[PDB]
RNA sequence: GCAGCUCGUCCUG
RNA sequence: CAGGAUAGCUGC
Ligand code: BER
Numbered sequence: 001g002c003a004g005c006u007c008g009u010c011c012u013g
Numbered sequence: 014c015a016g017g018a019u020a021g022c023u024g025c
Base pairs, nucleotide, nucleotide: 001025002024003023004022005021006020008019009018010017011016012015013014
Other pairs, nucleotide, nucleotide, family: none
C1' cells in the first nucleotide's frame, strides 16, 4: 500500500 | 435520525 473481520467508543443538533 | 471526532485483530 491492498483485502478480510470486529460493527465498538466519544461529542454536537 | 442528521453532522463531526475516534482503532483493534487476521491474511497478502
Ligand atoms: C471503529 C470500530 N470504526 C473504530 C468499528 C471499532 C471506525 C467503525 C474507529 C468496529 C468500525 C470497533 C473507526 C477508530 C468495532 O471496535 C474510525 C478510528 O468493533 C469493535 C476511526 O473510522 O477513524 C475510520 C479515525
Shown are 25 nucleotides from a PDB entry: RNA (RNA-A chain A; RNA-A chain B). The depositors describe the entry as "RNA duplex with a cytosine bulge in complex with berberine". The 2021 paper behind the entry is "Interaction between berberine and RNA for the exploration of phytochemicals role". Bound small molecules: berberine (BER). The structure was determined by solution NMR and released in 2021.